[PDB]
Context: one part of a larger RNA
RNA sequence: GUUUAUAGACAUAGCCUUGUGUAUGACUGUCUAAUCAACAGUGCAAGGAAUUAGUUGUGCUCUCAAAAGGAGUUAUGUGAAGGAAAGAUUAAAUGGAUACAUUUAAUUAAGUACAAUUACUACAAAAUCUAUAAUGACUGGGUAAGUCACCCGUAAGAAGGAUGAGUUAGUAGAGAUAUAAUAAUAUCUUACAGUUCAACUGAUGUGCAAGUUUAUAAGUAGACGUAGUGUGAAAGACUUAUCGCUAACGCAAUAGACGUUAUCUCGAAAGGAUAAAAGAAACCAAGAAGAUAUACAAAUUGGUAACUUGUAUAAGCCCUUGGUAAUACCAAAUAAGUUAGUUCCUCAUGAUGUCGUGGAAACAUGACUAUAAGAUAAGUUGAAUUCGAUAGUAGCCCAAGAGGAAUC
RNA sequence: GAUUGUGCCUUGAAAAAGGUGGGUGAGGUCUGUGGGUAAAAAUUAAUUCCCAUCUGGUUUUGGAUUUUCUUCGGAAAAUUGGUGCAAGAAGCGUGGAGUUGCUAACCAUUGCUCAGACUUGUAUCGCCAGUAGCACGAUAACGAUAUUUAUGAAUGUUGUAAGGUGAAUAAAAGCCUAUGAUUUGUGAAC
Numbered sequence: 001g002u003u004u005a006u007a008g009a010c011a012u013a014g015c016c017u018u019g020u021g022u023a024u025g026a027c028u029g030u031c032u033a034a035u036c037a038a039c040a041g042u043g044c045a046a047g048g049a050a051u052u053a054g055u056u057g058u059g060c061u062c063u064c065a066a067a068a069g070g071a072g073u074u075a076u077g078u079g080a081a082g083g084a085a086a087g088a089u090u091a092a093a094u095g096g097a098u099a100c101a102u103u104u105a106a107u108u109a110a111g112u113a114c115a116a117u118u119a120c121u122a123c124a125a126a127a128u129c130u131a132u133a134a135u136g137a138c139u140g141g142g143u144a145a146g147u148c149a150c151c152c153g154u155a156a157g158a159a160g161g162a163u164g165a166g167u168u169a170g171u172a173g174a175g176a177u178a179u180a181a182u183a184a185u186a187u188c189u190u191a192c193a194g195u196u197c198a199a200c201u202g203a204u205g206u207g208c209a210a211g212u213u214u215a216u217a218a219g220u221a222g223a224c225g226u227a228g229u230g231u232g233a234a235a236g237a238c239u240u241a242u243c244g245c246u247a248a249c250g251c252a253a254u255a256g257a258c259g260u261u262a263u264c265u266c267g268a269a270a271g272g273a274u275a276a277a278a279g280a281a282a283c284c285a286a287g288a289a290g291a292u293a294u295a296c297a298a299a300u301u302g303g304u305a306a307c308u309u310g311u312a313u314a315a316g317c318c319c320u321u322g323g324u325a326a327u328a329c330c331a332a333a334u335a336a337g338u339u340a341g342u343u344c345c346u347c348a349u350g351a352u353g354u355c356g357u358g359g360a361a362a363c364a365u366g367a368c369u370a371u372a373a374g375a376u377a378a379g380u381u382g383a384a385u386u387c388g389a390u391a392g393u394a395g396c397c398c399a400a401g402a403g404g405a406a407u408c
Numbered sequence: 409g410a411u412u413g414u415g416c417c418u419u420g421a422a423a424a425a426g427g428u429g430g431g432u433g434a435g436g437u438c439u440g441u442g443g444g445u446a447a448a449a450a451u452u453a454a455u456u457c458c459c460a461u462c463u464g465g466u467u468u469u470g471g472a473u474u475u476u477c478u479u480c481g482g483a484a485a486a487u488u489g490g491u492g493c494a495a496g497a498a499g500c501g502u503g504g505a506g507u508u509g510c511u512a513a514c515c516a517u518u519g520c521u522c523a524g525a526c527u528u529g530u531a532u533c534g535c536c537a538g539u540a541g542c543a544c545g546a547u548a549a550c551g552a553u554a555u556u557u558a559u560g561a562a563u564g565u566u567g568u569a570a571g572g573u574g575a576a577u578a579a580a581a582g583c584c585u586a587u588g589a590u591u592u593g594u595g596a597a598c
Stems, first nucleotide, its partner, number of pairs: 001598009010588003015048005027041004049206001050204008059073005076193003082114001087108009118172003123166001127163004139149002173190007207568004212562010223451001224551003228544004232387003236381008244342006260276006282324006292314007344404004353368006382408002388438003395432004415428004440461005462538005473485003489533008498521003502516003571584003
């Protein structure tokens, strides 16, 4: 002199460094052409890191006919638990004068269109890797040993940066499917890339301690409240299915102007009557040759449009092809099916309805039926009421209607 | 004021008695029923404490006297009370007999009754138990309020040339903790 423990001294301004190691210099203001001095204020002055905001260019995506521009970049692309409807075709049944119309079933459209894609807590912060500034140390050159210059994470040095950092591992929130819905339970998904790079400016004691607010877990106290907690059935409430009853619907259109030819009438001109062919317009149904609009490609040009040609898609304004049959009233006759609407409990009554009997007829009489339009079954349900007593008590009624229920 | 079939409910019924007109149908209250008391000056509070009563279970069950073997603390006999329930008597009402017609009196059945007297019987003056559909628990169990400890999060709050202390208007040269290209002594390794 070097690597590590133990016991003292000294030192401490922000996340970090240097200066003041001190409650004071620096720093700010006044004055001057400029500097020093002087005067008036003050505790921080200068620089870096991290976080946050802004500007310029570049990258990526979209838009713009070219050129000149604009917008976004928690923008977009792919995958995926899952998944239709309209329309069209065929068959059957019932209707229509005809073209056709109406209701079910199967197939097709088609795995096409469409479609959620977030948050929080643990493992978890030790360890590893790597830069820069100031101070200190070392070496060198003239010295008055101040100044100046060289070398090191391979003889160096802060805050910081890069790894550690991933998971179908845990808990929630959403999305999807099944039991009709509500309620309840079970199962399956919530993914992979992308979100660029650089420069220049403006802000923030970012640490420690205390207080307040809030969440979760475990305890304690009282002259704060309640006949508490758990588990069934019935009634009541809500929704649906099957069968009846009532109403609506159950669909083509119904047309002839202006003229031409022939005959008759008018003593001219100007006008009328009759007959045969034919017909513009209008109305109904089904289609897309042509016209129109949009997109793409080719040709022309140094380049882009327009124009021309070709292909694809949409609409039925514009067009094309067919059709426009059937006198009125009375009697008689007048669908399958679809859509919509409609039901509390107990006790009485028994028609304008149905059936029977009697009468020449209007009617008369007996029996039955609230299907006299509603009847049967299933699913779900937090709190209250009933399944014990007072009690079949009190109250209200006995007539063609009476009493009760329809809870929060 | 009296009466209302069948049916239904109770009996003396298993042979013949009594009650009931009919329909619909609660609310409130209730820990068998009725009456009291209790926290801390007021006020309030009981399924739980006190008194009375009903039903069920258990058992040997007023209180004073008299006579005996007081088997010494147990037996026998005769009087006298309190509190409920039932019956009788009494009263009201309806009938049977009578009166020229009415009452009083006599006889009989059902129903009802104040003050709560009178007479008879029975129970009681020992102990335990009792409700809401069911089970469990009522010194429990749920809900609310207040407060303490531990951990996490949030903020425009306060202090800081100290991370805490000496605490009052101010205030230390001391003590504890943390930090250090600074320095010294004593050991372990070069």

Solved structure of RNA, 598 nucleotides shown.
Released in 2025, the model rests on cryo-electron microscopy data to a resolution of 3.1 angstrom.
Rfam match: ROOL RNA. It is annotated as a small RNA. Rfam describes the family as follows. Firmicutes, Fusobacteria (1 example), Tenericutes (1 example).
It comes from the structure "ROOL RNA nanocage (env-120)".
The sample was in a buffer at pH 8.